[PDB]
Context: one part of a larger RNA, bound to proteins that are not shown
Molecule: mtSSU-3, nucleotides 13 to 391; mtLSU-8, nucleotides 35 to 350; mtSSU-4, nucleotides 2 to 209
Organism: Polytomella magna
RNA sequence: GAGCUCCGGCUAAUUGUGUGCCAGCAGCCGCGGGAAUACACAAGGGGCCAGUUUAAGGUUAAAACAAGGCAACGGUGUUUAAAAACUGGAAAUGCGCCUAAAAUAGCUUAAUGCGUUGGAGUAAGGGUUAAAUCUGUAAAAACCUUGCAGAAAGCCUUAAAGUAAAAGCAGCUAUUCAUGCCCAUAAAACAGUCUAUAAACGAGAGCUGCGGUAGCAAAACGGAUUAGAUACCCGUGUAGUCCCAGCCGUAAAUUAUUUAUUAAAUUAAAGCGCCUAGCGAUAUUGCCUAUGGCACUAAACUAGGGAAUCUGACAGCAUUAAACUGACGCGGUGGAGCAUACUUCUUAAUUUGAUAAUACGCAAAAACAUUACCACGAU
RNA sequence: GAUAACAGGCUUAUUCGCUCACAGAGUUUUAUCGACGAGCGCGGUUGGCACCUCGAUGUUGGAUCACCGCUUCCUGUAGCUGCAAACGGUUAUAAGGGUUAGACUGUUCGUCUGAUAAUGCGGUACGUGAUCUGAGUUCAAAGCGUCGUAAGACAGUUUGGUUUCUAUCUUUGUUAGCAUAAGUAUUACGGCGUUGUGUACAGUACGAAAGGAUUGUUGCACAAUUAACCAAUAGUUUAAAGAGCAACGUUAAUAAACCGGAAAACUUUUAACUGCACUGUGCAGUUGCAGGCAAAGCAAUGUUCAGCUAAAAAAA
RNA sequence: AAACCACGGUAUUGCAUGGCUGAUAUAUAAUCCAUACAAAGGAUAUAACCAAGUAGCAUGGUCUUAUAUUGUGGGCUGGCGGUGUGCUACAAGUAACAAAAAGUACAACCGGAUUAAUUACUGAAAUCAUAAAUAUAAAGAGGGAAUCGCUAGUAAUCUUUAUUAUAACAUAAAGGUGAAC
RNA sequence: CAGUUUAGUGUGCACA
Numbered sequence: 001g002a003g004c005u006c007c008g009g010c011u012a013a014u015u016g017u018g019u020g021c022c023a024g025c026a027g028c029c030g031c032g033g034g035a036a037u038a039c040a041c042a043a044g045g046g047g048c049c050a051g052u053u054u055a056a057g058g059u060u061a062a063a064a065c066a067a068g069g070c071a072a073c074g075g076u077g078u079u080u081a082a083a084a085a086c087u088g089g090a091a092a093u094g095c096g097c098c099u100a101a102a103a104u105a106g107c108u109u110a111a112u113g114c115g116u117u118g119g120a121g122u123a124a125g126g127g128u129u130a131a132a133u134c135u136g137u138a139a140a141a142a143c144c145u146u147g148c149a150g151a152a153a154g155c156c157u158u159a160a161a162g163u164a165a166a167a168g169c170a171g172c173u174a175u176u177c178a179u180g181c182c183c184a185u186a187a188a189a190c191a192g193u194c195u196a197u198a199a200a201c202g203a204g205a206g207c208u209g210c211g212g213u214a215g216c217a218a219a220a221c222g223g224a225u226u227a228g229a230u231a232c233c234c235g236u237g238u239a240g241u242c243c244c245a246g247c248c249g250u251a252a253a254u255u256a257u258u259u260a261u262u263a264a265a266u267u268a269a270a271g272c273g274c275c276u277a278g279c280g281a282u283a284u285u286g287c288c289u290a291u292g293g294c295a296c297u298a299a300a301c302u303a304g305g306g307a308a309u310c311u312g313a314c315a316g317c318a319u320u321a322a323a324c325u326g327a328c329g330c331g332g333u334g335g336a337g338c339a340u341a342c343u344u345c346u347u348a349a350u351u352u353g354a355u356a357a358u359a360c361g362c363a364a365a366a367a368c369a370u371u372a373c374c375a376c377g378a379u
Numbered sequence: 380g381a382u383a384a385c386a387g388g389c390u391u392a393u394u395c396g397c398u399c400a401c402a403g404a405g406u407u408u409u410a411u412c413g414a415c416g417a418g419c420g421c422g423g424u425u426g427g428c429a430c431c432u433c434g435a436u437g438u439u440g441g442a443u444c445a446c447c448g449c450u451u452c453c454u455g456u457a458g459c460u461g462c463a464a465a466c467g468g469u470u471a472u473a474a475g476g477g478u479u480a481g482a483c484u485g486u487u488c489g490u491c492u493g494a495u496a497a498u499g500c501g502g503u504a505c506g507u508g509a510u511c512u513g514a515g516u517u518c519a520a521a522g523c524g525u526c527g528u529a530a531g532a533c534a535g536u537u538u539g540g541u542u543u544c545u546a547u548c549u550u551u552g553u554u555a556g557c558a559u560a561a562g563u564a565u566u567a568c569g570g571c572g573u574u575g576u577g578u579a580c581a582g583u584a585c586g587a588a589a590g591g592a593u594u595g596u597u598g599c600a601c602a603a604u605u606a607a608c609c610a611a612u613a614g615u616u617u618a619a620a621g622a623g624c625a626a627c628g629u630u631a632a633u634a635a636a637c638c639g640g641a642a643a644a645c646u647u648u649u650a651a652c653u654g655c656a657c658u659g660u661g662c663a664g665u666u667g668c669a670g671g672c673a674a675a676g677c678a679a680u681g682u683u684c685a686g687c688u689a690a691a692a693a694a695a
Numbered sequence: 696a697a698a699c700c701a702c703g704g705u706a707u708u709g710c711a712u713g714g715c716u717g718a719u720a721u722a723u724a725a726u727c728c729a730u731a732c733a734a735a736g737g738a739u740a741u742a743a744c745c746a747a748g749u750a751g752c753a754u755g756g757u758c759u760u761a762u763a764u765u766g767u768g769g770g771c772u773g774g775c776g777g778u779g780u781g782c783u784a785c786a787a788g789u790a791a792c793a794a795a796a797a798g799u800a801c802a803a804c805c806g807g808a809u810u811a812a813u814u815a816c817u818g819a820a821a822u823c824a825u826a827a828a829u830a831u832a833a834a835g836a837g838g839g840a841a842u843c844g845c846u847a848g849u850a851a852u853c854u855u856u857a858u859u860a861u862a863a864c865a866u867a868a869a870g871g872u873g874a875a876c
Numbered sequence: 877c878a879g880u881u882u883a884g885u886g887u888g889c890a891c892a
Stems, first nucleotide, its partner, number of pairs: 001049001003048005008029003014043005024031002068275003075272001077201004085193002092185003096181002099178001102176006108153002112149003118144002124135002206247004211242001215241002220236004257270004277302002285295004311892002314888002317886008329845005336783005342777002345773001352363002373769007386432001387430001388428003392425001395420005403412002438515002440512003444506001446502004452477003455472006479493005520538004524533003560647004568639003574602006580595001585590001604632005612626001614624002667687002670684001671682003703759002706757003712753002714749003717745001722741003726738003785838001791799002805835001810830002814826002851872008859863001
Other pairs, nucleotide, nucleotide, family: 001002cSS002049tWS006013tWS012046cSS019022cWS019036tWH021033cSS022032tHS023032tHS030038tWS035755tWS063276tWS064276tWW072306cSS076273tWS078165cSS083195tHS084194cWW089091tWS098179cWW100159tHH100160tWS109110cHS110151tWW111150cWW116146cWW117145cWW120142cWW122139tWS122140tWH123136tSS123139tHS124140tWS126133tHS127132tHS128130tHS130224tWS132223cSS132234tWS133222cSS150214tSS158170tWW160169tWH162168cWH163164cHS166201tWS195196cHS195197tHS202249tWS202253cWS203250tWH205248tWS217239tHS218238tWH219237tHS225229tWS226228tHS229231cHS256271cWW261266cWW279300tWW280299tHS281297tWH283296tHS313889cWW325326cHS325327cHS326877cWW328846cWW329875cSS334839tHS334840tHS335784cWW336834cSS344775cWW346350tWW348374cSS349769tSS351750tWS354359cSS366369tHS366370cWS367860tWH371770tWS371771cWW372770tWW380384cWH383433tWH385436cWW391392cHS391422tWS393422cWW393424cWW394421cWW400415tHS402413tHS405410tHS422424cHS423450tWW429430cHS436504tWS437542tWS443507cWW445503cWW449474tHS451453cHS451473tWW453496cSS463585cSS463589tWW464584cWS477496tWS477497tWS478498tSS478499cWH484488tHS495497tHS507510tHS513542tHS519540tHS527529tHS527530tHS560651tSS564643tHS566641cWW567640cWW571636tWW572634tHS582583cHS582591tHS583592tWH584591tHS586589tHS609626tWH611628cWS616620tWH626628tHS648650cWS655667tSS657661cWH660669tWW661663cHS664665cHS665688cWS675679cWS696697cHS697700tWS709713cWH714751tHS718744tHS729735tWS781864cSS785803tHS785835tSS788801tWW790800cWW806834tHS807833tHS809831cWW812828cWW813827cWW816824cWW817821tWH817860cSS818820tHS821861cWS847875tHH848849cHS848873tWS849874tWH850873tHS863865cHS
C1' cells in the first nucleotide's frame, strides 16, 4: 500500500460455488465423462514489489584437453604400404624329407541317367495325411548282359590341430613353385609400429562369348490341399550349377591393430577409423567397362528409444510322480401334447430387476388384497 | 440427256416477309415485347419433279474489275416515346458517297486483337480460269485404323501429284483514211455526281448534383476520292545531265460546277486539202531551225559554216 | 400420527459404500445322521480374481409440498414367431383292465389333449380358479445336426409327507422295487 | 494306448 502473479507434484501457499471429455488449462508428468484443492468465479493464503509475468538471445546445470563411448546399437572383407606421428632388432644359407598351399598336365570308378544292345519274363511302376497328374501293357518296372555320357570324390576323416592374409582348403600320380620340419651353419655398422593417400586379392548370385549338359533346380506348365492357396505337398522341367577367356567388387565377407605383463584376464601407453536421440531422399554433385556400386546432406514429426536380470502368465512346449478314467455302459434332451419362465411383437398399462460358464420352475402361489403399472377421481 | 451428280426451268410443302387477330407480359396506354389461329406475297433455306445439254454447258474459296434491287450498318428528313440533357427505343421516307488493318483455319462461315462515322443484306451460270491462282475436293504411288477367306472397299484420315488457244462476227477503249469549204458557235442531247471526321463559337441551354447539347449557303486543321503539275525535295540512265519520266513531293475542288460529239444561225474564201530524218512534241516554214561551232546557264544566249528553198532593172 | 418435531419417496447413482451371496473344491476333522446281535454311505466346516449380483434392510452425494398419501375398475394371463427347465406318453404285449373263471378286454380300445352341456367345493365376490362325472377321443409308431445326467442300494421306476380360505408337474424331505460295466 | 487333475523340474518368450 500498490500493483503483477501464483496455490495437484517438482515448488513456498485451500475451501466453496458453477461446468460435466463441453467450455477450457498446460515449462514437464498431465487435468475435464454430474462428488474437479489442476477449467470459470468468490473468499482465504504464498512469492516479489514501483514494479511484475510471457516471448526471444549469451552462458551454466562438466560435449569429455583437466573429463565420454564402439560390452544397448558403431572396429570398416583382407593384405601390401618412400607422407605424418611414435620409435632399435633377431632376420639369412645348405643335404634330406613333408604338405587339406597355388598353378599346370595325365590317370582311376562306386553309383546314377537313357528315343542303349541281346536273353528271359508279364501287369503294373511312381507318389501322398488320403489321392491324382505322369510312365507302361502296341511288352515298362524288377533280373542277367552291351554301349555311351556328365558330374562328384565312401572308409581314411578329426578338429581344421593348414591357418591359405582373407575369400578358403582332403580321389590318385607327376612337373613348376611357395611353405613347414629335423641336422648343421651365418651377419662389426643395415632391417621397426601404425596408415593420410594409393593399389592388389576377393564366396554365392548375376552379365558377354566358346564348349558341355547326367543328377539337381529359379521361371513355366499340370495334379492336389484349402473359405481362397495366387504358398507349403506331388509330376514334368528351362536358365543356372560345370570348362576356358573377360566383366561385376557385393555378404550375418572371423575376434579392432601394436608394445609390456598375463593361462586368460587385468593395468598403463603408441598410431588410427567411427558414434553424438529417433524418424525421413533414387536430393544435388563427383568417380567407376557398373540401369548399379562408393562418397554426403535434408524439411516435416515426436518425448521418449535400447540391453541384462527377476516374478507372473502363456506355448498347435518338454519331462517326472500320485490320483483320476477319458475310452465305455445305461437312461434322457433336441421331434409330439400339456405345465412354467424368458424373449420378438402388441397395448392405456402389459410394473421392476436377473443375461456366457455363474440369467431363464430366478427373486416370487397375482380371482380380490398382494402391486410397485394404466384410465377417471380425492386430500 | 430414253437416266443421275454442278448450273438453268416448273412447284412453293418448308423457309422468309407483311396484314388481320390485341390473348398474355409491361401496368392506364398497341412506349416496348408478343401468341393461338387464318389469309396473301417472295423465289435467297431444306426439299420434290426429270423439261434443256453426255459426236464434253471446266469444281470450292480467293486475286483483279464490275452492273443492279432496297428488306438502310454509317452519313440524311419527319412523327411518337415509360424523350430533362447525354446515350437510346420504334415507325414512315431516302440507295449520292462510304462500308478497316491483322493472328488461327484450303476454306464460305466462325472465334479473337488494335483502331473506325460505320464495318449492311441479296441478285448477277450460288458474277467473273479463250484474264491469274490450284490450298481443298475428284485419276495412276504409299501408310495407318476398321470391314472382307481373298481380289479389294471407306461414303475415314495422312504425304505426293501436267491448268492448251496467233480473235472471223458481236460488245468495249483509242486512232487514221474516205464521204458536203473553213472558223466562231446560243440551244438541245449525252457523260460525271456536289464526300467524311475532329475541333472552335460553349462547360453555354438542360440539370439537385453528376453529366452535357441543338443551330450553321459557319470558321479552322486533317483524311479519302478526283483533276492536273515538275520551281524545290526523293528515286532512276554513263556515248550523262540545272535532261526526260516519276511520287514518297506540290497546287486545286464539295458545284445548276465540270467534260464529249452532232447541229441551227452567223462570218470569211479565187469555196479549202503534202512536207522540217518525224513510230515524243512542232503552240517552228527561209536571218525558219533542239545540227555544227564559241569565252555560254548547254532543247537557253551568240554565230560567218551544213541541209531543205539563190538573188537583183540602169539613172534622177 | 406424533410439536424448543426424527416429514415421506419401490426416485436415481451397486462405477461412492455396509451387510449378504454366486464363483476353484481336492484333502482333512475332539462335529452331525446311523450303530449296540457282526454294516455301508453321506452331510456340515475349511479366508477368491471377477469395478460379478443386489427399488428386502441400512447408508454418502443429487432430485422431489405431491416423484407423497389415497377410492373404483382395468393390467402383470395380452389372436404372432423363437426358445430354456419340467411332467405325461408312444418303438418292445415285460403294455392295458383287474375283487383273478390260475383271469378279463384288445391287437398300439396304447395314449388322454381339446371342446359342449351339468353338478359339487372354497370364498363378500369364481366367464378369464380347482375337482368329479357323461359325451367328444387330438398329436404321438422312438425323434436331424447336436447335446445332458450317473458309475450301486447308484441310474431307472413306484408310493407317501411338508412349506401350505380355495389353488403344485415347483421346491424341500422320507420310504419301497432294483440293474448294465 | 491316450487323456485328465495336482505337484515338481527343464527350454523359449517382442506377452504384463